[PDB]
Context: bound to proteins that are not shown
RNA sequence: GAUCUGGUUGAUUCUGCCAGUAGUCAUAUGCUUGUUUCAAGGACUUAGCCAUGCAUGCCUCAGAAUCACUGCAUUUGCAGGAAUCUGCGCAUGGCUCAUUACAUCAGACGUAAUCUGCCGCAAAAAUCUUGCGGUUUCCGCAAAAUUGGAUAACUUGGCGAAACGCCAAGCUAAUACAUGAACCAACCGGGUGUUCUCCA
RNA sequence: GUGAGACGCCCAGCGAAUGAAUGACAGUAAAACCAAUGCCUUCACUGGCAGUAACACCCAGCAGUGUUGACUCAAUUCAUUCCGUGCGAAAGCCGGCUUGUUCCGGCGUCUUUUGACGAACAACUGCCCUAUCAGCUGGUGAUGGCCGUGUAGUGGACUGCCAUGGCGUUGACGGGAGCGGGGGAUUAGGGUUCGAUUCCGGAGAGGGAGCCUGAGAAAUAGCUACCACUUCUACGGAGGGCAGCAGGCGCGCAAAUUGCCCAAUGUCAAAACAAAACGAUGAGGCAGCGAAAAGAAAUAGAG
RNA sequence: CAUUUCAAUGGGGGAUAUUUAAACCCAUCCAAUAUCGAGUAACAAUUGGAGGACAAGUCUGGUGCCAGCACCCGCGGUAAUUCCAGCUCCAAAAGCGUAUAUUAAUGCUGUUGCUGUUAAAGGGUUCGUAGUUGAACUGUGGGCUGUGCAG
RNA sequence: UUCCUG
RNA sequence: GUCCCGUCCAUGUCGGAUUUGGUGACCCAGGCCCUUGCAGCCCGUGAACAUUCAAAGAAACAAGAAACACGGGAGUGGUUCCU
RNA sequence: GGGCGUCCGUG
RNA sequence: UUUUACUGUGACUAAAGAAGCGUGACUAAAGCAGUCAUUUGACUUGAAUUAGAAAGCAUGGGAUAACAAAGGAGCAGCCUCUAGGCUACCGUUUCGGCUUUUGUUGGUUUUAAAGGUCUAUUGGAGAUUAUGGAGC
RNA sequence: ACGGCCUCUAGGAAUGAAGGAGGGUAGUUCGGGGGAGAACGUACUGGGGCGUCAGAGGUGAAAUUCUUAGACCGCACCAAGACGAACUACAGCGAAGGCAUUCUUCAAGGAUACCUUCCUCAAUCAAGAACCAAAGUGUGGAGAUCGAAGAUGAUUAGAGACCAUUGUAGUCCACACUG
RNA sequence: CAAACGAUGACACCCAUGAAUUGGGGAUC
RNA sequence: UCUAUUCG
RNA sequence: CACGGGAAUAUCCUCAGCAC
RNA sequence: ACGCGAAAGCUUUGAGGUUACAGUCUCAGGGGGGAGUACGUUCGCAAGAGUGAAACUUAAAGAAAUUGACGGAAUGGCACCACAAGACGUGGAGCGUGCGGUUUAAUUUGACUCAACACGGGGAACUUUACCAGAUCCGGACAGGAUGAGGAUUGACAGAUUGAGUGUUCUUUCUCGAUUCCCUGAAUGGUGGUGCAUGGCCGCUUUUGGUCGGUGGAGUGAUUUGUUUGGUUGAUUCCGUCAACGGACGAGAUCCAAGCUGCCCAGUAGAAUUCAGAAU
RNA sequence: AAUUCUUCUCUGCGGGAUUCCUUUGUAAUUGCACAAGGUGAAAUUUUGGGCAACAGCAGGUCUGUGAUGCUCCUCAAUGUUCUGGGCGACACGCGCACUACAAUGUCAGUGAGAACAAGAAAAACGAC
RNA sequence: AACCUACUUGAUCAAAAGAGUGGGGAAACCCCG
RNA sequence: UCACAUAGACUCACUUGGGACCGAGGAUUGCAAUUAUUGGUCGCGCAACGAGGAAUGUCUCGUAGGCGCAGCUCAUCAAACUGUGCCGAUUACGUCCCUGCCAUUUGUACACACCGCCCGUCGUUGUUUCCGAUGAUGGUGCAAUACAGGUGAUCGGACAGG
RNA sequence: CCCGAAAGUUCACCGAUAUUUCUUCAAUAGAGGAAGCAAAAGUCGUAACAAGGUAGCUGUAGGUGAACCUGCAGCUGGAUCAUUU
Repeated sequence: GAUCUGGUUGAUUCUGCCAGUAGUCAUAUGCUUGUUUCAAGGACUUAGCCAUGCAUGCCUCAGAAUCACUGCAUUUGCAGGAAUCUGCGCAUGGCUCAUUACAUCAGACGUAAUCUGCCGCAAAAAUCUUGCGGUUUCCGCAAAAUUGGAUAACUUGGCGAAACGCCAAGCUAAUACAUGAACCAACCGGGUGUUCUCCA
Repeated sequence: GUGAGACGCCCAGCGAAUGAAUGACAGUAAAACCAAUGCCUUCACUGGCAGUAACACCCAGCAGUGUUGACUCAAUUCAUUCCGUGCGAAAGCCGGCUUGUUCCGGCGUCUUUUGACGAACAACUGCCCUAUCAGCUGGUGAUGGCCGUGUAGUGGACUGCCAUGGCGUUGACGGGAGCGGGGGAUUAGGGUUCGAUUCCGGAGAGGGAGCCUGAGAAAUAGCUACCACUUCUACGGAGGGCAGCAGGCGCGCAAAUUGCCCAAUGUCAAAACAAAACGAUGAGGCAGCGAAAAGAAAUAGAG
Repeated sequence: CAUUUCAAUGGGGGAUAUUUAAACCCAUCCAAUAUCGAGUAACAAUUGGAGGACAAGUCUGGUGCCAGCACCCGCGGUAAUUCCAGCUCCAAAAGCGUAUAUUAAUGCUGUUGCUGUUAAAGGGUUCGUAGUUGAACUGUGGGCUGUGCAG
Repeated sequence: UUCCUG
Repeated sequence: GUCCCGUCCAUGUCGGAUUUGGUGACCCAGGCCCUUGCAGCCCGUGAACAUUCAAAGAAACAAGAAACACGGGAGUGGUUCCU
Repeated sequence: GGGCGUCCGUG
Repeated sequence: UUUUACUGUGACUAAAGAAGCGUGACUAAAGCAGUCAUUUGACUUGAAUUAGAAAGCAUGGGAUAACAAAGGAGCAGCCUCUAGGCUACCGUUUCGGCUUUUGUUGGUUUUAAAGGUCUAUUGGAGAUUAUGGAGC
Repeated sequence: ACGGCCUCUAGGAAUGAAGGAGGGUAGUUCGGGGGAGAACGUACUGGGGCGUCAGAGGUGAAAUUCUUAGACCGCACCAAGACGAACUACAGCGAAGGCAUUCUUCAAGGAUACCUUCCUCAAUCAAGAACCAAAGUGUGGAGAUCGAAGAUGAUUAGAGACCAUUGUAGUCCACACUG
Repeated sequence: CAAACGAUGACACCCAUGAAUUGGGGAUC
Repeated sequence: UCUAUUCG
Repeated sequence: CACGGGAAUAUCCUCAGCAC
Repeated sequence: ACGCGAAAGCUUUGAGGUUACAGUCUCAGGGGGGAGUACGUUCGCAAGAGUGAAACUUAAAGAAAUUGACGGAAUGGCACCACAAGACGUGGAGCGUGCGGUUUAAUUUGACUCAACACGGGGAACUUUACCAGAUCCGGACAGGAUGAGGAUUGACAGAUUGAGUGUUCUUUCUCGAUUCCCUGAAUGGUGGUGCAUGGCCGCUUUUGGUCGGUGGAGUGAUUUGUUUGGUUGAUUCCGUCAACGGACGAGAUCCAAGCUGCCCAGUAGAAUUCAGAAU
Repeated sequence: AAUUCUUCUCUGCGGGAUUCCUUUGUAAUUGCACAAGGUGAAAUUUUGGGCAACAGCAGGUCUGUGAUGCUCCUCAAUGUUCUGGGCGACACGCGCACUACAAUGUCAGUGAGAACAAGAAAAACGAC
Repeated sequence: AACCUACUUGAUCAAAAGAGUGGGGAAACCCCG
Repeated sequence: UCACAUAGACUCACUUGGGACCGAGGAUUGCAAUUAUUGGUCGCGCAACGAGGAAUGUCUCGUAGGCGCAGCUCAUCAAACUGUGCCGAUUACGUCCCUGCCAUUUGUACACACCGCCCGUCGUUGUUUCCGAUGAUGGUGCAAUACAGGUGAUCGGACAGG
Repeated sequence: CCCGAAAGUUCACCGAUAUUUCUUCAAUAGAGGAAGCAAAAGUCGUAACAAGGUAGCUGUAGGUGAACCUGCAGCUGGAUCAUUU
């Protein structure tokens, strides 16, 4: 263990505080330490200042390979693939508590007041293109759409003390960028022809 | 003439804009007159209400009826629009093949849409000490109104005009200490106290501000500037941001290794593993240092 | 307490190894055909105390209101139960003092739960707003059966 | 409160 | 088994006894559902009071009831539910 | 002929 | 034409932490594991459950209370059978609205209920005596 | 008491009236309760009048102070300001502070009485308001007594102190403050 | 700005005894 | 059950 | 009579005040 | 009257009905100081009022009650170490010592109000004697130990040494017969200190009449009652009264001497008488 | 110089004293007592002492004591000495306590003379 | 015998002294001012 | 002490009363007295001294006072004390006033107990704050001026194309 | 001929930063002056506790070396619970 004890007086009974003792993942410090298990650890004072190193990048059967790269090579080439474009991520994680009282936060409601990549389920008939011939740069025949010009790596010249600092010119890719697809191929409508086919 | 039929012509996709319509109904049971129109009957618009969703063929029921507590919403129809600030079958890739002018399989991408992981707004109740802080707010937004603007969107968020409100002794305004909580210590009970710190939520990257990219940032191991500090230089310049993990100075009563590893747990990603061919990961883990705390228990047993 | 000797153990050493990414630590092991070891257990336990609160000395030295102890009370001015020492015992023990902060102790913040004649504390009196508190009433429902009570 | 006790 | 009445005495005023005494008084008593109250149980109540009595409070009525009555919808209810 | 379910109108 | 506090029950609510069930990690602080056959799996393997202010949610209860209203002439409805009469109904700024049936839609119009209002009396109420009060 | 006639035609349906509050009326109730106005009473002091003659005062003892220019003392008065003895109490009244003669006068206050009225109107109170003894303060008045400061004599080792003779503010009143 | 004292806040309830006292009222008439 | 005193 | 069907007292009760 | 309260006390005029804690509202307090101060601010003509800290300091301050002590409080008393009324001198010269002082080698020292000073029984000398100036001695017990052939020893005349016909001492020989002497330890002695470590004894409080307990009663308690108002006595001595009752001390009384007296008794007390003698 | 005695003296133990009569006293129905007076040698604890409680005092003594605790001394000693000598006792009229003397005509100084007292003491051994 | 005291010498010349005799173990003593 | 009128002597004075200081002899106790001491002489007298300042002592009847005697110490010495006896008094037979004691009542702010406790200025030393001419620092916030950079709008249009 | 676009121009807004003013909090030097507290074995008195020698004390106003004194009204916590029944 819902517990108290020493100190005021010559003694007494009180008020009444000081002191005592028990914790603390509460920190410091002192002396002391054989063995084990599981733990905190630059928060408090400066959200002070920082030498140096690391701390995010990622490629498959499936986006772009003449590395003047390495292997093999009686097949037109197949096997790795260094870098480089492209797609995604770096808005997460980590740290820290300066700010901060109808702010932030907790529980409980709301967005019908809205944006939402990746991820799941689904949607998808806008489009007169292309080739040949001709030709008025436009009809006409044809249907597996055989589209375009430029950039990096790279080479040449290189600038600069340097620098996650740069400049020309020459090459070449795409799921980068730019163009673009008629018949296949439906249903549903609005507005209307000085249109012809009829019956009042 | 409320004529029908063909054909011609301009337009008919998702999404966005404005406008118009729809986005139901419910408080009554007969009849008849006119025109049309249906259907029946005749021979003729002849006589007449029997029949019964609609509709002028090619579809004789291919929508007479979306969802909420509630919508100007979902969606449908009609009229004008959309010039980049939207829309490819990536005119994309490698696999099968029993096979190639519709063989087949698994990926990649556009636009539309709605779930999900989220974002951002609003705020119902509650949160320490102080009156030797009693009035606070409205010049230039203070509380409300109107038409806008801006926003992803609501809003004095903001422009112009109008009104005079709004808050406060049930403590406003100001000041002081403070990140908020889940929680921890201690408690018979009631309480008193702590909560920088692992999980959730908020904020910051030396101080302030500005912004690009992007679905998402007012991002800092992203950019631009100024301030305070600072590092190289050949004097012309060019740089830096540890409150990431180690470690250094400083400060202080006060706090560890410039250590190994991705084996596990997760993340990102064009990604399984393996096979010449093991992605990064100081997140995280492992050990070093470590009497903060916490558990077990030696330092003798027997006659 | 004289002795004396019958074992046993891990600290530590080490391992065919186990562990682990690798190494660690733990565990398993002293033959399995075949491998270590403790007796002053020298492999040696400390930190604070011994007047009171508070468990444990009317020991022995030294000092003489000195030096120092002591949270508080109080010790020391020549025989000190308190200082400094030795012995002795005490508490806790691989742990133990001290400092500051905090909780209980504290019914010394009191809602539970304090106090106010004289110890600290009722305003000098009265009015009085915010605030707190606020009188009674609408109201024994019946009957029947079987069984326990009282008048 | 029937009815019985003395 | 009492007190009250009464009797005998009479005792000046503190004896007493007396039987039947005396529906008087009183008492201890009874499985009296005659009592009242009350415990527990079953169970009925439109259940105060009034009001209705039809097939079992139906209908009207009293009371209550918006969780309701009053009309209404086929795009209501797995093809319009039950008897 | 009465009765529940649903929705709406009125008290 | 009623709520709210309070109370009972119930929903709705992160883990770690706290309380707790089970379990010989050798014990314990922990953990969520493991245990068993007998093998080429079994246990339908375990990982229960509780608290967690206030506020918010739903629904019972109605004692105690609170909010609001009242302030008493500052009021206040009698119901019901039938018959008749009259009568639009809403709406207003100008022409507007309108209930079924008649085959259907558009136009007109009548009749009818409905409601209202006026008169008529059928039955019954009445929480305050009308055959009564008051005055002549 | 009946009847007509004529009339005018709602009215009574509400809990109760708190040994809660407010209000009413009554004893012309109770009281140093409060304001006002007239007086009244002896006393302290002062002043004349009227007498007297040597001291008076004050203290523990003195002295400062007053006295033949007549104090002290004694009669009757007059003037001014304060005050209300004894009765006066373990009495009353007032919220407290405070309140003491009489007569008139003005508003109130409690208690009691009551089969009046009303019907929750109440209790206590941050802020706020009023009142508050004595001393103080302001402007006028008053100025008898007493008397902070002051002066003087004693006391004392010292002693403005305590004691004595004095004395200003003040004490009293109206109007303001203070609290 | 008081020893403004009862050093005793305000309102309400319960609470026994003896002799007194101030107001008002009632009975004995 | 208390009723009674003194004053005019 | 004349502030008077009065004033005070005694017994008892009662409400309200200060108290032993 | 309950009850409550730390107690004093409060009581239908609460401080009661409260750990068995709850009728309502409000104000103030949180050890003593600092301090109702400082700053700020509001009010006031001013004086001042309201509001109101901290640094720092301190272990108690405070309340009630008790028993003592004390009072220039009262009330009863009683004392010539008290006074009165008042006898005899003590105060300051002559002188006996005691003390203080100053002095010196030393003037040894206790005790400083009553309870110190003609006192330590203090009237001395050297003694006693502590103080001073020097000199002798062992008293030094105990043995547990280094020379036991002229023995470390004891005592000594003279001679010197010295204050000393004193032998300590120096020489000189002997007188030495062990107990003594040397070395260690212990020790013994003391008018050494401390009367403040102490017994015992003494004084004093304390010349008075005071003190203590058992059981009982009152109080939470310290404590109190008994042990007292009153009257009387030198008297806590009596009587009476009495929440006290019964007991112990002190008082008294026992004692001791003095005074009047009995009995015993006198050869270590002393009177009467007669007989003779000295001196009328 | 013979006689008889206990007045005077001796002492052990006894008598005596008590509040005992009285005072109508003081005071007072009690009481406890008091006074003035009486008796008696003595008249109110008869008289003078001894004794004497309970608490205390840092009262004095360690110079009384084989009475004592410490802790100083322990042999050219703080011990002891019939040890030697000196002090304790000194002269600043110093200040103080107690005592003796006394200065008068009261012995007063003194010289002579007369009487009469009481408690008290007195002594020696290891010698002739 | 070392304590006292009585007597008488010290006394032809002070005082106090010196010396000899005598009993008292305490009822050897009594002429005090 | 006294008694004495013994017809004693003194005799208005520091003296026919102090016995101190004093130097000379001498007897005595005995280890020794340089003052032991003394009915020992006898010189010094001329040393105070002449009723005692404030202040102070203790008692009441055989008492104070006066007187004196032994004892104790002691070889020698009493102005000391202890006790005995002689002479023998006036004053109160009282009070509480002084000084105390005892008991009660009372009040206490004391308790090593009033020779108690205690208060404030002043001086010293230390230490904490407050006012104070004047001096000075840093952080926060609003505003004003200047205005880096950016975003949007505006033109501009190198150079680059259909 | 149409057409994209670099520097740059102007203005509006967002606004770092500097300077100046102002407010506000934190800290701070100061001659001199005034409180308090604590020491020491100081000086001066005697205010308080007893009727503390003048009863103490609260308020207020004045005075003086200091405690304190004095005036006015209060209080008992006083030195009185009390005397014309």
18S rRNA from Leishmania donovani: 1814 nucleotides with solved positions.
The depositors describe the entry as "CryoEM structure of the Leishmania donovani 80S ribosome at 2.9 Angstrom resolution".
Rfam match: Eukaryotic small subunit ribosomal RNA. Gene Ontology terms of the family: structural constituent of ribosome and ribosome. A reference for the family is Yusupov et al. (2001), "Crystal structure of the ribosome at 5.5 A resolution", Science.
Method: cryo-electron microscopy, resolution 2.9 A. The entry became public in 2017.
The entry has 71 different proteins, among them uL6, uL5 and uS19.
The reconstruction used 213,108 particles.
Keywords: ribosome, Leishmania donovani.
The work is reported in "Structures and stabilization of kinetoplastid-specific split rRNAs revealed by comparing leishmanial and human ribosomes" (Zhang et al., Nat Commun, 2016).